[PDB]
RNA sequence: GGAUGCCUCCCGAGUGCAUCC
Numbered sequence: 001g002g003a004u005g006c007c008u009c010c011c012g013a014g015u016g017c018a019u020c021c
Stems, first nucleotide, its partner, number of pairs: 001021006007014002
Other pairs, nucleotide, nucleotide, family: 009012tWS014016cHS
C1' cells in the first nucleotide's frame, strides 16, 4: 500500500467493528 461481511434507525444516516494479502 491491497480489501470485504454486518447491524441499528428519526427512513436522514452511519455509534462504528473484525480479519486476511
Primary citation: Finger et al., Nucleic Acids Res. (2003), "Solution Strucutres of Stem-loop RNAs that Bind to the Two N-terminal RNA Binding Domains of Nucleolin". An RNA structure (18S ribosomal RNA, 5'ETS) with a sequence from Mus musculus, in which 21 nucleotides are resolved. Keywords: tetraloop, UNCG, UUCG, YNMG, bulged nucleotide, hairpin, A-form helix, RNA. Method: solution-state NMR. The entry became public in 2003. NCBI's taxonomy places the organism under Eukaryota, Eumetazoa, Deuterostomia, Mus, Mus. On the sample the depositors note: THE RNA WAS CHEMICALLY SYNTHESIZED in vitro using T7 RNA polymerase and synthetic DNA templates. THE SEQUENCE OF THE RNA IS NATURALLY FOUND IN MUS MUSCULUS (mouse). The entry is an ensemble of 17 models.